[PDB]
Context: one part of a larger RNA, bound to proteins that are not shown
RNA sequence: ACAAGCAGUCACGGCCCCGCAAGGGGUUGUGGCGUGCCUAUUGAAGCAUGAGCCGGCGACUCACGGUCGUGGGCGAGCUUAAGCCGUUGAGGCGGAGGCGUAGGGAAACCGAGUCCGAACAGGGCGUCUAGUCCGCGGCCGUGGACCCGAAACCGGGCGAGCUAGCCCUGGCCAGGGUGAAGCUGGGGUGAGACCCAGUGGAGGCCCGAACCGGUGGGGGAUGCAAACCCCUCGGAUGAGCUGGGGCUAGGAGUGAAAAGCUAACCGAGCCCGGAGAUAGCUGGUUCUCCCCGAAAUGACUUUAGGGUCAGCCUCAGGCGCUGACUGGGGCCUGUAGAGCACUGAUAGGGCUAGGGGGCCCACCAGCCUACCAAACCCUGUCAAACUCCGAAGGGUCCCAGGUGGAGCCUGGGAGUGAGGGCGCGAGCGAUAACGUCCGCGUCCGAGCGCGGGAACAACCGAGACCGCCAGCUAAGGCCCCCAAGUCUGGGCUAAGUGGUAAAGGAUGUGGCGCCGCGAAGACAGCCAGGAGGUUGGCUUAGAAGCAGCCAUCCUUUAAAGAGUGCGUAAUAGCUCACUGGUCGAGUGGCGCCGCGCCGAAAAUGAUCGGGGCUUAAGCCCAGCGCCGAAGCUGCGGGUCUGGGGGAUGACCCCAGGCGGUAGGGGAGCGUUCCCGAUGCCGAUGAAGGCCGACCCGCGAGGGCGGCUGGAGGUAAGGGAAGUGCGAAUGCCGGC
Repeated sequence: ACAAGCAGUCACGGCCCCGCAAGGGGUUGUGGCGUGCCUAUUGAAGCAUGAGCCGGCGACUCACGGUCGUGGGCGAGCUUAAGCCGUUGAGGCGGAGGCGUAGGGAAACCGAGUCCGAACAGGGCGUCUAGUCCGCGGCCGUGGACCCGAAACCGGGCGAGCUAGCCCUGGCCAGGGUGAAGCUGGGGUGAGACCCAGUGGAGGCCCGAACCGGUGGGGGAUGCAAACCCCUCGGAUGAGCUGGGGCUAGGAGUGAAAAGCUAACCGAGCCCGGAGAUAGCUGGUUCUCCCCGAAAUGACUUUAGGGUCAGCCUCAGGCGCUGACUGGGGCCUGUAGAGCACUGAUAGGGCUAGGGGGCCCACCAGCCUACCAAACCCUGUCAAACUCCGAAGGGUCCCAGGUGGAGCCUGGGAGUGAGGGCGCGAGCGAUAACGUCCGCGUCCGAGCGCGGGAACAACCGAGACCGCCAGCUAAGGCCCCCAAGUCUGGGCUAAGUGGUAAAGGAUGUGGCGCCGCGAAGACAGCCAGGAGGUUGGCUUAGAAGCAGCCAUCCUUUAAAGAGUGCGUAAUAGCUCACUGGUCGAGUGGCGCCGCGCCGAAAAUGAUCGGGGCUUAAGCCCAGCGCCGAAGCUGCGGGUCUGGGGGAUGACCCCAGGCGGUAGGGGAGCGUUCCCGAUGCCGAUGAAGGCCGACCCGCGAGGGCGGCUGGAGGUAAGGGAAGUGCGAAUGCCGGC
C1' cells in the first nucleotide's frame, strides 16, 4: 500500500507527549492554495548558467596627492618637514618650507584694476576680503587598486636515456628458388661478331621464418594498453635491421618533406623569472532594518555588448508659489478632411493644330474620315515629395487656480546608454511575421505581488507597511466541479450555431417595407386549342420559333411570342408562353434587418477548462438581487514626515506617506583587536559545544534555564579592522 508530485502553507479532525487548567509540543488524514536558489536577461519552473552534501579558506584595501562634506583648533593668518633634546607606550623644540593676503596680461608691465584698442566707445577677466591645520566620511588620480581566469610575449637556464639526422665500434639476416657476367670447350669466319654446351654464382631479383613494419576487418573504447589484441597483409643482402660509445636544440636543431619529430598534446619544447602582463569579455562579491528610486534616449566616438556630455535617480545647503495639470485671452502652424486655382496624373464627350487612310490631284488645292492626337472647354476623378482652402489639436507669452516625495539654484554620490508587449499615427514589408523603424501614450522592466482571462510579464480590474474565523465593491461572474439567481419580463436561434475561416452560394427561420394579381374567381394543379402567309429575311452541305447574323407583320380569336427548352441530318413531335372551364381562398415578386445552413481536408486521444446545457446553462433588449481583490470601510499595532500639547526632554494627540531591480541616503546588529585593567566575572565552573514550547528587540541580535566542557573571559563608554558566504565548472578536507 486507489495514490498525481518545488514537497510547503492555511484550516479541521485523529493519535502520542507535556500541563490544575486553558494552553502547548510531535506526527499527518482530508480539504483549499502554490512553477526550486543564484546568474543572465525584453522575457526563466524553465528543456538557458552554476551548485552531490557539510565544514573550514574566499573578493572593494592601503600609500601618497586631489575634491567635496563633516567634528574640532586658531584666524589676516594657519601649519610646520627632515632633524635635535627628551622618554622607553611623555612630550618638547625645530619657521627651512607650504597654503592664504590681488588681479589682469604671451609678455615687457601695470595694479583694484587690467587686457584688446587711437579711444576718457564698448567688451573679457578681476575689486569690493577670506583662510588654513588636524580627525572622520563619500568620490577622483597613481600604483595589481574588488577577486579569480587567458591564448600569448621576453630574459636566463634545463633536455636528443623518446623521436630525427649523422660520427665511432661491434652484432644479426632458418630454409628453398631463379641462374647474369666471366671462364672452359665445341661450332663458326680470312680474322671476327655471333652460336651452343658445360661451368659459374650476379641481384636496392623471387618464396618465406627470425628480425623491421603496419595493409584491410573484427575486437578493445572508466581498455591488458594514455595506441593494445586476433585474423589478414608489406619488406626480409639492403637506400637492410640492431647493441654499446658520441655529436646537433628553440626562431634553433633534425626532416626520402607530414610543419613531421625534438621526453605520452610542437605553426616554434620544458623549467624559472619579468608576473598580480593585459583581458573595453564571462563568473563570483557574504549581516539587519528604514526613506526615495532610475535607464535602456540624444550628440560625438577605428564608436556600435566600451566610453564623454546631456537627459532621467538621490543626498546636502539656498530660494519661496513658480511645478505638473487647469480656466481665460493673445499670437505661430499646413496635418485629418476636402479641393483642382499651381505641378503632374486621368476616363468620356465637345471643340480644334499636327499625324493616319481613302475619293480627288498634280499648279498646289480641296472634301470625307464608326482612326492618332497637342492646346482649349464641359463631364468625372487621383497625388507622401500637388494646394484656392483647411479643422479638432498642439506649441508659447500674460493673467488666475494649484503647498505637491511639486518647481528653481549651487554642489557630493550614481546607475543607464541591448529594451519588450499593447492602443493609436506613418515608413519599410506582401494592407505577412511574437518582423522591423520612428512618433504619442501606456503597462512589464523593477508590480512573475493580489482578483479576472482555464493555464499565461505587459489584455480587463487594482498599486501589497503588518494583524483580524469583520464589512462594501472592481473586473468578472451567480447549473455542478466552484462563491453567489436553475432570478423576472419580451424576442430570436435548432446548428451543439454558441464552442471562434473567405469569396461565393441556397423555397433554413423570424421581422419590417414597396410593387403587382384575386370573390367581375386569382397562385397551384387539372381538361381543350396552343394555329395561319412562315418554311420570317440572311449565311450554311444543311440552318423548318428553335447553330451563327439581322431583326419589332397581320389574320381566325376569348387565345397561341417572327418565339422557351428539349429533340431529328433537317422535321414532326412534347412543352412553356397563351386563352377558356373545373375549383374555391388568398397569392406571386422586389428590396432592408436579426439568428442560423453550405463552402469546411492532417498527422500520439478526444474535449467549449471539464461535466453538462436547447421556452437554455446560447444570442439580443430590460430590470431587481447576490458572490467576488492584498482596491475601499471597520478595529488594533509599526514606522516615517507634517502639525498641535509638552519651560520641561521624555513623551502625548491628530493628519498624511510606506511594492520595488540598477542605484542615492539613513539607522543598527554581530566577529577580531586596543584603552577601560595592578580592575571586575570565573571550579559553587571561563571559552566553545548541545537543547528550549521562556523574556526583551521590527530585525541582524540580545538574555534566561538545563545538559556538556575543564580554563579561561572581559561591562558601561570609546578606539582600530585580515569583520559576516550558498553559489565564483572557486580552494582544502570529510562523507

This is an experimental structure of RNA (23S RRNA, nucleotides 526 to 1261) from Thermus thermophilus, with 735 nucleotides shown. Released in 2014, the model rests on X-ray crystallography data to a resolution of 3 angstroms. Crystals were grown from: 100 MM TRIS-OAC, 200 MM KSCN, 3.5-4.5 % (W/V) PEG20K, 4-9 % PEG200, DEOXY BIGCHAP, pH 7.0, VAPOR DIFFUSION, HANGING DROP, temperature 296K. The entry has 50 different proteins, among them 50S ribosomal protein L15, 50S ribosomal protein L19 and 30S ribosomal protein Thx. Ions in the entry include magnesium and zinc. Korostelev et al. published it in Proc.Natl.Acad.Sci.USA in 2008: "Crystal structure of a translation termination complex formed with release factor RF2". Rfam match: Bacterial large subunit ribosomal RNA.